[PDB]
About this RNA
This is an experimental structure of RNA, with 62 nucleotides shown. The entry also contains Exportin-T and GTP-binding nuclear protein GSP1/CNR1, not shown here. Sample source: Nucleotide synthesis. The 2009 paper behind the entry is "Structures of the tRNA export factor in the nuclear and cytosolic states". Crystals were grown from: 100mM Bis-Tris, pH5.5, 20% PEG3350, 180mM sodium acetate at 18 degrees, VAPOR DIFFUSION, HANGING DROP, temperature 298K. It comes from the structure "Karyopherin nuclear state". The structure was determined by X-ray crystallography at 3.2 angstroms resolution and released in 2009.

Context: bound to proteins that are not shown
């Protein structure tokens, strides 16, 4: 100076290419 | 036997978005230059 990832309950992790979203743990 | 999330934010495109488009934030890994 270019170029990519990541960002879901307290916690901890799942999951769909747009029809309303959840398992473990924790009050 | 129940409870508990604006699915990072803002804006747009759609009859409607957590999952699209665009704009941005936070966390972060490279490559190049200086060598």
């Nucleotide at each position: 100076g270019c170029g990519g990832a990541u960002u879901u309950a307290a916690c901890u992790c799942a999951g769909u290419u747009g029809g309303g979203a959840g398992a473990g743990c924790g009050c | 036997g129940g409870a508990g999330g604006u699915c990072c934010u803002g804006u747009g495109u759609u009859c409607g978005a957590u999952c699209c488009a665009c704009a941005g934030a936070a966390u972060u890994c490279g490559c190049a230059c200086c060598a």